[PDB]
RNA sequence: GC
RNA sequence: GCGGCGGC
RNA sequence: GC
RNA sequence: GCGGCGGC
Repeated sequence: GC
Repeated sequence: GCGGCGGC
Repeated sequence: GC
Repeated sequence: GCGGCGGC
């Protein structure tokens, strides 16, 4: 990050 | 992805 | 619903 | 709004  | 304490 |  | 568990 999702 | 999924609970908890609550508000409107 | 947010 | 506040607070968490987990997976990649």

Shown are 20 nucleotides from a PDB entry: RNA. The entry also models bromide and sulfate ions. Sample source: This sequence is found in human mRNA. Kiliszek et al. published it in Nucleic Acids Res. in 2011: "Crystal structures of CGG RNA repeats with implications for fragile X-associated tremor ataxia syndrome". Method: X-ray crystallography, resolution 1.45 angstroms. The entry became public in 2011.